[PDB]
Context: one part of a larger RNA, bound to proteins that are not shown
Parts: sequence; structure tokens; C1' cells
RNA sequence: UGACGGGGGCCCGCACAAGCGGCGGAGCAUGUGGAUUAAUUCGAUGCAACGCGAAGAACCUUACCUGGGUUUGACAUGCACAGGACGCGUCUAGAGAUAGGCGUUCCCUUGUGGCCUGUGUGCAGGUGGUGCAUGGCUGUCGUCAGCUCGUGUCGUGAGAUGUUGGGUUAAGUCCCGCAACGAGCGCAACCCUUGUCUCAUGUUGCCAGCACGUAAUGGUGGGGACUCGUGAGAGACUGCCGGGGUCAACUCGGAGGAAGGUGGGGAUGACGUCAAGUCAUCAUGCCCCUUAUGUCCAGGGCUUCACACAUGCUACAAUGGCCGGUACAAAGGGCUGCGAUGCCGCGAGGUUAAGCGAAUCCUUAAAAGCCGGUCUCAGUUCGGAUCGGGGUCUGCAACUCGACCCCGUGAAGUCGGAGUCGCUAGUAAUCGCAGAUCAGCAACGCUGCGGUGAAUACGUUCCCGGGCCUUGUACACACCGCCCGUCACGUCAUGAAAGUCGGUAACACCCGAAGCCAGUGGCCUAACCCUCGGGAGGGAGCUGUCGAAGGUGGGAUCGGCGAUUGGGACGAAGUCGUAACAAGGUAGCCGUACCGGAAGGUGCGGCUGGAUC
Repeated sequence: UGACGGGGGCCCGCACAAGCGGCGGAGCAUGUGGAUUAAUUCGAUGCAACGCGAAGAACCUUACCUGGGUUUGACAUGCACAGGACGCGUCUAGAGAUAGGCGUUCCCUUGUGGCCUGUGUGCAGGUGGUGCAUGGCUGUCGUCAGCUCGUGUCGUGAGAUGUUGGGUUAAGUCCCGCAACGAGCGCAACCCUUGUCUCAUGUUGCCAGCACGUAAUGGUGGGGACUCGUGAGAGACUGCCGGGGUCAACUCGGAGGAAGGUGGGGAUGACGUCAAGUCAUCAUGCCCCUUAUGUCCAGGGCUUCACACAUGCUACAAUGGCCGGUACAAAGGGCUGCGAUGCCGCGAGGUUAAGCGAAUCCUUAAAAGCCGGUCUCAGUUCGGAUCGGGGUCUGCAACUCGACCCCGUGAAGUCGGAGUCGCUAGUAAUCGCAGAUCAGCAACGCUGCGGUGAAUACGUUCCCGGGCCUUGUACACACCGCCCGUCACGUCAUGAAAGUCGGUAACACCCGAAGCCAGUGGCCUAACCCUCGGGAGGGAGCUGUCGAAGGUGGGAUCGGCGAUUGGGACGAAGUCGUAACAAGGUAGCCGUACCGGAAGGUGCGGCUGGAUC
């Protein structure tokens, strides 16, 4: 700075609430998961994938498979040699195509012009990969009201202010204050549609006063009255009055007004988020094939089927079934067509054919609605799946796999659990009609049009989501966050450990070499004396003290190993919890004590590094 909170405040939204009707149950349609197959093409996978791409898969579409072929190709351009390409019709072949043969180069193929095949040669081609390389388009939060920017200021800085505060609004809509001053994208309005009125307007539109009216179908003459059509406009702008508020923004109530406070609806998607979707609309950076992923054709597949999910249609009846009669629309479509009438067929349909490129004619009778009669609560005079048989239309073709029609057959379904969806008014609901795609259509899908037409909303306690301010944060991939501790697995370092293997230095005692020192010394003896006998002086040899080494012993001290055991660290997508971070869901921490698989819990005291008044 955001994001988030089982924090606080204000508020909004079919968010709840009050109701109405549904889904989840049944059958079917469709998509998807799964499965299977030869293929069941590919993409889409919470909301925001799943009646989505696909607004039309029998062929085609088609990207898939089997096979039959092919291979400068179905298609576009560059370079070389060569001159009809081509079209009718026929044969075979599933067709692709292969072949007979007719027609045969207009153009000075006089080198020049046009095109073409043949042979090649750079290619063409790709729905082959990557949306996590991309553009373009789109969804979504969310039509939520926010997102920002320049100048200035504050701060070292990220940043802040502007964009906070008091009011008010659907709205960053506006008023008053303020280190803010302004601007932009947003909201709003301008745009379209619907709701009233004026002018002009009069055909294919209208018929009020005249005439005609044949069959009374404005059919005709006729008229601008009205409608309607469609052009220009006016009107709605808090415009005026009463009350409140700084006299502001605005707010409640009234007059006029068709419409009152934005009249209703739509178109509109700020900065960005989701590495959201799309390489298969298209384009595309890189990667990949060239007798194959290119390419043509016939078939089959994309439609399968013990299951599962999703979105829808019909029902399960008497607010109804059926018979009959009888009214009231809107919007669109029509030449590859609408098919008026008449006739045939029970009907789908068939035929003749008028009129109409359409305010002319067709589509067209709208259906629900009203009246009368029958039915009488039943698996029925409900339901219409299902099957057999018979058919129409389209399409060369209907088995895979189209739609519609008739008869008989007549399943599940008697109101659907947990759970879950939509809806606030001409709404839900219900009823038909139309269109795109489309020869036909599985049209119950999608986008539109109109008939009838509701009940409720005291209100924000709760549920979901969203916006603004503040607070807390250990979040920033932003709570789908972060994160703790056992247990299990792996590796490493390390502690303890009965014991065990070493080293070191001393100490005590014992034995003690040499050696010095202190004693002894019969054996030897040249220096001197002598009485000549000898003597004097020295030597050999012997003992004790100290003494290294060694021995004995008990200790000290430093290491190694050690069954077993303990914790630590780092590892991986493991198991059990969720302790902390928000009031973290019981505030958290500190010390201590006890308890517990584990984080932890609890007691006592303390702290705020929490709260409350």
C1' cells in the first nucleotide's frame, strides 16, 4: 500500500424476509462425464463449461474411420521445354474417374497477344502443436462507482494529500469546510423504443357530413373530420407554491400536467482481474508432413449405451377432458416465392388458378377468452410416451438418422427426498404467433411479437455478494493466505549408555645401570726419603646416597568404539489434527505447576508486544 477478519460503523443488490411458480421424481429433446467402437472430430470443465462454439451433421457441412484413387494437386504465383483448353452425348466403374467418338486454337501458337494441359522445378496446402509466444473478438467481477493523472506540499523512503471531515444522491451526484489547486477515464446526459400534444401529410391508410352500395367486404364517387402511417417539433426542466436545512446540496408535500422527480426499457462494460476462452471465424511468431497430417470420391461415424450430471417440453387433471357455437391482437415473412377461390381426399395433402415484390394479396382462423351441452374424481372422456399398419412432403436418395397425417394399441406419471432455481408489474405465470439458420428438419433450442394476468415486500436480526471509512494482521500466490507440532519415510551431524580400546602427565613404593658424590680398600706400584729392612705418595678392587629405564598400584585427565536410547538439522507431492497470525473463533504472550497422541489445555501470578466502558 492493498487483501482479508467467525473486527467496528454507514449503505446497496429477488441477498434474506413475505409470497407466486418451478427443478431434484417420470418420459422425451439436447449438451456433457464415462464407456464402447473403426471412428465415436476438436474446442468449452465453478460461478463466468454442459439447448456452449453448432442461427439446422441423411450426402454436404466434417475437421473422423474403412476403402477405392491421386499426388505441383481443389486453389495462387516464379523458371524452362511443348500447342487447344474445353463442351455435348455414350460405355464401364459404388463414385471418384477411366475410355470411343463428335464438335476444335477466335486470336497473324509469324518469336510478340489469351489460355491451357503435359514434363518438371521454387510451392501451394494444413480444422497439425503451442490462447503459457500472440493480435483481434468475448466472458467475468459488474453497469459494481470507482480508477487515476499534472502542479504543489509532507515523508530518508515505499508512499501520502488531492480522493479525508458534515450532510446528500441510484452515482467520486452535488453543497459547506480543509495543503491542497485543477483535469481525465468513469456515473449522468447526448442515442434508440415506448408514454401526451401541435403543424404539414393522404396511398395500398381513415370514414365524420353527401351520393352509390350490386352480396352491403370504404366496394365506388367523394371528404381532411378522426384513426393510422411518418416527418418536423413542443412537453418534464425541482419548472411554481407550502414546510425543513448555513440562505447550500438537497428533502417531504402539493398546483398545473398524459407522464414528477432518472416516466419505463434498451444500447452503453472505467482502470484492471482471472497466464479466463478462442492457434477451429480471421490473422499470426516459433515447431511439425510432403507417394502425406496435402487432396478427390462411395460408404459408415460425429445421432452408439449397464450408468452420471446439466438445461428444457409434455404431463400426473374438474381453476379440468370433449363436443358445438362465438369474439379481441402485435410483430414479422413472401420470385428458387405467398398459393385467394373452386373441387378431390377424414387429414397430412393433391389440382386449376386470380391477385401480390407487397399499409394493396397471401400468410391469417391467432391461441388462452365467452355461451350451451356431455363427462363426474376414475390411472378416467387425464396423460400421449409406445408399438403395428397405412401414408403425404422435401430431398437423386428417409435403414443407420427428417419432419408432418390417419386408425387401432395406450407405458411411466396421482404433485417428486436431501437439496436447489427464477421472479417486485403489465412482472411471475400462462397462451399462442413470427423470424434467423434451413430443400426438409428432430424448433421442446435461440432471438423477437402480442392476449389474459396476479399475490406479497412490516423490515435488515439472520444467509450470499458488493461499496465507503476506520481498526487488527506473522496474509502479498494476498484467507482457496499463512502456519504449529507429533507420527511415518530418507540423509547427516550429535548427546547418553552396561561396557570396551587407547593416549598423556604426574604421584607412592620396589628394583636400580652408567655416572658424580661420600666411605672402605689384605691385591699392584716407575718419580721422594731411607736406617736399604723398608717407608712415604698413588693405583687396582669393595660399600652406601642420588639416579634414567623398568616393575607394582591407586587415582587424575584427554580421546575412540559401544548393544540400546535421546533429541537436532535438512529433505517429498505421506498420516493426525489446527496451536499462532483477524476478537484466528477460548486475546496472545511470560514464569511456574499439572495434564494430554500432537500441536496444546488448565490453574496461579504477571505483561500489553490485546481488548472494553
Primary citation: Isozaki et al., Sci Adv (2025), "Creation of a macrolide antibiotic against non-tuberculous Mycobacterium using late-stage boron-mediated aglycon delivery". An RNA structure (16S rRNA, nucleotides 914 to 1526) from Mycobacterium tuberculosis variant bovis BCG str. Pasteur 1173P2, in which 613 nucleotides are resolved. The sample was in a buffer at pH 7.6. Among the 48 different proteins in the entry, which are not shown, are Large ribosomal subunit protein bL32, Large ribosomal subunit protein uL18 and Large ribosomal subunit protein bL9. An Rfam search finds the family "Bacterial small subunit ribosomal RNA" in it. Clan: SSU clan. The literature on the family includes a 2002 paper in BMC Bioinformatics by Cannone et al., "The comparative RNA web (CRW) site: an online database of comparative sequence and structure information for ribosomal, intron, and other RNAs". Entry title: KU13-bond Mycobacterium tuberculosis 70S ribosome. Released in 2025, the model rests on cryo-electron microscopy data to a resolution of 2.33 angstrom.